[PDB]
């Protein structure tokens, strides 16, 4: 210098998440004329599915190291 294996460390990668926010659809609460059916307009939570961002999570790719076996 090259190949195989195996340990600690480093970076990247698309994926997966009731971890958050956001936005749209649905529910939900008072009021308005009137009733145990929805008019319009305001507020709170909740649920679904999109997007964002942070974090864990698996897995795979680099990188650089250190044992090890072979040339």
């Nucleotide at each position: 210098g090259g190949a195989g294996a195996g340990g600690a460390g480093g970076c990247a990668a698309g994926a997966u998440g009731c971890u958050g926010g956001c936005a749209u659809a649905g529910c939900u609460g008072u009021u308005g004329a009137a009733c145990u059916g929805g008019g319009a307009a305001c507020c709170u939570g909740c649920u679904a599915u999109g997007c964002c961002a942070a974090c864990a999570u698996a897995u795979u790719g680099c990188c650089a190291u250190c044992u090890u076996u072979c040339c």
Released in 2023, the model rests on solution NMR data. Shown are 71 nucleotides from a PDB entry: RNA (microRNA 31) with a sequence from Homo sapiens. The entry is indexed under RNA, pre-miRNA, Dicer, Dicer processing, biogenesis, pre-miR-31, miR-31, apical loop. Ma et al. published it in Biorxiv in 2023: "Structure of pre-miR-31 reveals an active role in Dicer processing". Rfam match: mir-31 microRNA precursor family. On this family, see Aravin et al., Dev Cell 2003: "The small RNA profile during Drosophila melanogaster development". The family is grouped with related families in Rfam's "mir-31 microRNA precursor family". The depositors describe the entry as "Structure of pre-miR-31 reveals an active role in Dicer processing".